Solved structure of RNA (16S rRNA, nucleotides 948 to 1567) from Enterococcus faecalis, 620 nucleotides shown. An Rfam search finds the family "Bacterial small subunit ribosomal RNA" in it. The family has 99 seed sequences and 42,628 matches in Rfam 15.1. Its family is annotated with ribosome and structural constituent of ribosome in the Gene Ontology. Released in 2022, the model rests on electron microscopy data to a resolution of 2.4 angstrom. The sample was in a buffer at pH 9. Taxonomically the source falls in Enterococcus (Bacteria, Bacillati, Bacilli, Enterococcaceae). It is bound to spectinomycin (SCM). The entry is indexed under Ribosome, Enterococcus faecalis, PoxtA, ABCF, antibiotic resistance protein. Among the 48 different proteins in the entry, which are not shown, are 50S ribosomal protein L15, 50S ribosomal protein L28 and 50S ribosomal protein L32-3. The PDB entry is titled "E. faecalis 70S ribosome bound by PoxtA-EQ2, high-resolution combined volume". Primary citation: Crowe-McAuliffe et al., Nat Commun (2022), "Structural basis for PoxtA-mediated resistance to phenicol and oxazolidinone antibiotics".
[PDB]
Context: one part of a larger RNA, bound to proteins that are not shown
RNA sequence: UGACGGGGGCCCGCACAAGCGGUGGAGCAUGUGGUUUAAUUCGAAGCAACGCGAAGAACCUUACCAGGUCUUGACAUCCUUUGACCACUCUAGAGAUAGAGCUUUCCCUUCGGGGACAAAGUGACAGGUGGUGCAUGGUUGUCGUCAGCUCGUGUCGUGAGAUGUUGGGUUAAGUCCCGCAACGAGCGCAACCCUUAUUGUUAGUUGCCAUCAUUUAGUUGGGCACUCUAGCGAGACUGCCGGUGACAAACCGGAGGAAGGUGGGGAUGACGUCAAAUCAUCAUGCCCCUUAUGACCUGGGCUACACACGUGCUACAAUGGGAAGUACAACGAGUCGCUAGACCGCGAGGUCAUGCAAAUCUCUUAAAGCUUCUCUCAGUUCGGAUUGCAGGCUGCAACUCGCCUGCAUGAAGCCGGAAUCGCUAGUAAUCGCGGAUCAGCACGCCGCGGUGAAUACGUUCCCGGGCCUUGUACACACCGCCCGUCACACCACGAGAGUUUGUAACACCCGAAGUCGGUGAGGUAACCUUUUUGGAGCCAGCCGCCUAAGGUGGGAUAGAUGAUUGGGGUGAAGUCGUAACAAGGUAGCCGUAUCGGAAGGUGCGGCUGGAUCACCUCCU
Ligand code: SCM
Numbered sequence: 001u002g003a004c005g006g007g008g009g010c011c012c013g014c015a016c017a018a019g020c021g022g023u024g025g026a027g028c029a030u031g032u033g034g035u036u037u038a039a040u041u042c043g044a045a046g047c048a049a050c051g052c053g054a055a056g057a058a059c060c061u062u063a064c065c066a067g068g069u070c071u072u073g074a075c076a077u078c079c080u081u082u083g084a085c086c087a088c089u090c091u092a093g094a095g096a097u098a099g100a101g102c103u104u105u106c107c108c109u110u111c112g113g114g115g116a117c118a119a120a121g122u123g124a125c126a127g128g129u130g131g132u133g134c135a136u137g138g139u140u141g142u143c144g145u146c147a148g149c150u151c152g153u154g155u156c157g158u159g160a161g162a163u164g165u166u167g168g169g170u171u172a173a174g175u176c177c178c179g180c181a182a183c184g185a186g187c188g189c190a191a192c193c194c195u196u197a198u199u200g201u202u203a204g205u206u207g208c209c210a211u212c213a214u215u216u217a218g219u220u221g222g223g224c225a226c227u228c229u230a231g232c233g234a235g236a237c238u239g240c241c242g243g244u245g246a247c248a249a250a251c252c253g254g255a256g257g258a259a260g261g262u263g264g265g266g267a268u269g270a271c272g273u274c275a276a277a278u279c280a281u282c283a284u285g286c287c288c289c290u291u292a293u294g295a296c297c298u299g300g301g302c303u304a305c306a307c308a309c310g311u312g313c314u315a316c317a318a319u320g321g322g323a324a325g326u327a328c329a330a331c332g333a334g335u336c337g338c339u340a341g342a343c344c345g346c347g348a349g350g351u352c353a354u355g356c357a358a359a360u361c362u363c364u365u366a367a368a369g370c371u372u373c374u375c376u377c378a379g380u381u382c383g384g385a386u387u388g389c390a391g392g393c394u395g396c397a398a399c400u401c402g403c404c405u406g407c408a409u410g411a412a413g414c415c416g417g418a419a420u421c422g423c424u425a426g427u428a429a430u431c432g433c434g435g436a437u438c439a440g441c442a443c444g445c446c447g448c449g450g451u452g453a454a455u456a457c458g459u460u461c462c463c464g465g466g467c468c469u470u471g472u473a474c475a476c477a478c479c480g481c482c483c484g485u486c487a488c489a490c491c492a493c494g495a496g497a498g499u500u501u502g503u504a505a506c507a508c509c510c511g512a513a514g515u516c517g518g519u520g521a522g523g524u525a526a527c528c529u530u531u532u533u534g535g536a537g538c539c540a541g542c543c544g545c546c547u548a549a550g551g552u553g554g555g556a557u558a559g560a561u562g563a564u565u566g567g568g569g570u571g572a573a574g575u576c577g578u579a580a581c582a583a584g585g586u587a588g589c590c591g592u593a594u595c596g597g598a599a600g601g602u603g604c605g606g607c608u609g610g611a612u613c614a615c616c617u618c619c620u
Base pairs, nucleotide, nucleotide: 001475002474003472004471005470007469008468009467010466011465012464013463015459016458019423020422021421022420023419026314027313028312029311030310031309032308033307034305035304042053043052064300065299066298067297068296069295070294073125077124079121083117088101089100090099091098092097106115107114108113109112127289128288130287131286132285136283137282138278139277140276141274143272148187149186150185151184152183153182154163155162156161167178168177169176193266194265195264196263198234199233200232201231202230203229204228207224208223209222212221213220237260240254241253242252243251244250316416320375321374322373323372324371325370326369332363333362334361337356338355341352342351343350344349382413387408388407389406390405391404392403393402429451430450431449432448433447434446435445478584480581483577484576486574488571489570490569491568493566494565495564498561499560500559501558502557503556506553507552508551509550514546516544517543518542519541522539523538524537527535528534587608588607589606590605591604592603593602594601595600
Other pairs, nucleotide, nucleotide, family: 002477tSS004582tWS005585tSS007583cHS014017cWH014018cWW015462cWS016461cWS017424tWH017457tHS018455cSS019454cSS024417tHS024418tHS025315cWW025413cSS026412cSS029051tWS031050cSS034306tWS036040tWW037039tHS038065cSS038300tWS039300tSS041054tWW041280tWS044049cSS055445tWS057060cHS057061cWS058395tWS058439tWH062301tWS062302cWW063280tWS063301cWW068095tWS071292tWH072122tWS072124tWH073074cHS073075cHS075126cWS076125tWS078123cWW080120tWS081118cWW083105tHS085104tHS086103tHS087102cWW093095tHS093096tHS094298cSS095297cSS105116cWW126290tHS126292tWW132279tHS133137cWH133282tWH135279tWH135284tWS138281tHS142273cWW144269tSS144271cWH147188tWS148174cHS148270tSS151165tHH152164tHS154181tWS157159tHS157160tHS164183cHS166179cWW168246cWS169249tSS170175cWW171173tHS173189cSS174188tWS177248cSS204205cHS205359cWH207227cWS208226cWS209218tHS211222cWS214219cWW215217tHS217219tWS218221cWH228359cWS235258tWS235259tWS236257cWS236260tWS238240cHS239255cWW239261cWH245248tHS245249tHS246248cHS255261cWW256260tWH257259tHS260261cHS279284tWS312443cSS316379cWS316413tSS317320cSS317380tWH318378tHH327368tWH328367tWH329449cSS330433tWS330448cSS331447cSS332434tSS334337cSS335357tHS339354cWW340353tHS345347tHS346406cWS347405cSS348391tSS355361cSS356358cSS358361tHS366432cSS367431cSS368450tWS376377cHS379380cHS383410tWS383412tHS384410tSS384411tHS385410tHS386409cWW394398tWH394439cSS395397tHS398440tWS402440tSS422428cSS424455tWW425454tHH426427cHS426452tWS427453tWH428452tHS436444cWW437442tWW438440tHS438441tHS442444cHS456458cHS458460cHS471582cSS473580tWS473581cSS481580cWW482579cWS484598cSS485575cWW492567cWW496563tHS497562tHS504555cWW505554cWW510549tWW511548tHS512547tHS515545cWW520540tHS529533cWW576597tWS577598tWS578579cHS582585cWH583611cHS
C1' cells in the first nucleotide's frame, strides 16, 4: 500500500424477507459425465462447462472409424508446349476411378507473333479442423452498467507512499453542492442514439370509410376526415407552485400534462481481474507430419446405454377432458418461393389451378377466451409413453438416424425427500403466432402480440458489491500463513556397566656412572730417612651420602572406544490434529503448578506487546 477478519460503522442489488409459480419425484426431448465401442470427432467444466461452439449430424456436413484408393497432389504461385480442355456417351466398379467412344477454345496486333485460358511436364512447393489459448493477434465471458480507475501540477513524508479521490450533505451514480493543501484533467457516470407512450404539420396508395349512393363484400363511385403509414417538427426541462434544506446541492408534495423527476425498455460495459475461453471461424511465432498427421471414395460412427447430473417439454385432471358454436393480435417470411379457390382423402396430404418479388396476393379465420352440451372423481372419456399395423412427405436414399398421419395399443404419473430456481407489472404465470439455420427435420434459440396476477413490514441473517475505519505474523494475498507429536532416513552432539591409549606428579623399594666423604692389613718413581730400610704423600679395592633409569602403590588428568540411551538439526511433495497470526473463532503472552497422543488444556498471579461496544477524569 493492498487483501483479509467467525473487527466496527455507513450503504446497494429479486441478496434475504413478503409473495407467486417452478426444479428435485414420473414419462419423454436435449446436453454432460461415466461406461461401451472399429469410431462413439474435437472444444467447453464452480459461479462465469453441461438446449454450450451446433441459426438444422440420414448422405453432405465430418474434423472420427473400417475398407477401397492418390502421391507437385483436392487447393496455390512459378517455370512449361507441335493447344484445346471440359462435356456427353458405353463397359466395369460401392464409389473414388480406370478402359473405350466422341467431340474437341478465345483476345488481339501485322502475319512475326504475342496474350487470355486450359491441360500436360517437371522442380521449387503445396497441404494439416496436427501440437502449444502457459509463445500470440483478434474475438468473448466474468466481477458489473458495479462505481470506480487514474493522471498533470502543487504540497506532506528520509522513504515506500500520502493528498486530491477524504470530510458534511445529496444522488441511481467519483451525481451534485458545501467544506478542505490542494488546484485541475482523462477513462468511466450522465447526455447525445434506437424503440415505446401524446400530438401538429406534409403526404392519401396497395392503407383507411366519417359525411353519400351503391355491393355478399372498402365492393364501385366519391373522400382522406378518422385510423394508419413516414418524414419534418412540438412536448419535460425540477420549467412552474407550496414546504423542508446550510441564502447551496437536493428532497417532499402539488398543478398542468399523453407522459414527472432516468416516464418504460434497449443499445452503450472504465482501468483492470480469473496465464478464464477460443491455435476448429480467421490469423499467427515456434514445434511436428510430408507416397503422410496430406488427398479421393463407399459404408459406419458422432443418435452406442447396467448408470449419475444439468436444462427443458408434457402430465398427474373438472379453474379439467371431449363435442359444437362464436370473437379478438402483433412481429415477421415469400420466385421456382408463399400459395387462394375448387375437387379427392378419415387424416398427414394429393390433384387441377390462382394471385403475388408483395402496408395490393399468400403463409394467416392465432390460441387461451366467451356461449351451450357432455363426462362426474374414476389411474378415469385424466395422462399419452411404448409397441403393432397401415400410410404421407422431403430426398439418389430415411435399416442404423427423419418428421408427420390414421387405426390399434394405452406405461409411469394422484403434485414430488434433503435441497434448489426465476420473477417487483403489462412483470410472473399462461396462450398461441412469426422468423433464422433448413431438401426434409427442434419441446431449442431469437422475436411477437393475447390474457394477466400476488407481494415488498423491513435490512438481523444468507450471496455479491460499494465507501470509511480498525487488527494482522497475510501480500501467488484466508482456498493466506502456521505449531507439535508420530513414521521413515541420515548426520552432529550428550550420557553410559566398562574397555583402552597417553600425560604431569607423589610415596615407598631398588639403584649404574660420577663428584664428594670415610676407609685403605693391598700397590706405589719424584719428597724425608737411613743411603742397606722406614716414613710421608699418592693409588687400587672397600664403605657411605646424593642420584638417572627401573619396579610397586594409590590418586589426579587428557583422548579413544562401548551393549544401550537422550534430546537436537536435516531431509520438492507421509500420518494426527489446528495451537499461534483477525476478537484466529476460549484475546495473547510471562512465571509457576498440574494434566493430556500432540500441538496444548486448566488453575494462581502478572503484562498489554488487547479486538469491540459502554463510562468518569484528563487534554487538544
Ligand atoms: O478490479 C481489478 C482487480 C482492480 C481494480 O482496480 C478494479 O478497477 C477492477 O476495481 O474492477 C474495480 C472495483 N473498484 C472498487 C469495482 O468497481 C468492481 N466492480 C464491483 C470492478 O470489477 C473492479